[PDB]
Record summary: This is an experimental structure of RNA with a sequence from Homo sapiens, with 31 nucleotides shown. Crystals were grown from: 0.1 M Sodium Cacodylate pH 5.6 1.5 M Sodium Acetate trihydrate. Released in 2025, the model rests on X-ray crystallography data to a resolution of 1.96 A. Entry title: Crystal structure of OR4K15 ribozyme.

RNA sequence: CCUGCGCUCAACCAGA
RNA sequence: UCUGGGCCAGGCAGG
Numbered sequence: 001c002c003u004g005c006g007c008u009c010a011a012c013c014a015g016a
Numbered sequence: 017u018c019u020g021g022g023c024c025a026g027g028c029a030g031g
Base pairs, nucleotide, nucleotide: 001031002030003029004028005027007026012021013020014019015018016017
């Protein structure tokens, strides 16, 4: 750097 | 908060 993740996703957006 | 979206930050992993 790329990619995968039934990783995560504060902000923010939409909805509730 | 939650659901969807998952930017930003990050995680693990593979290359």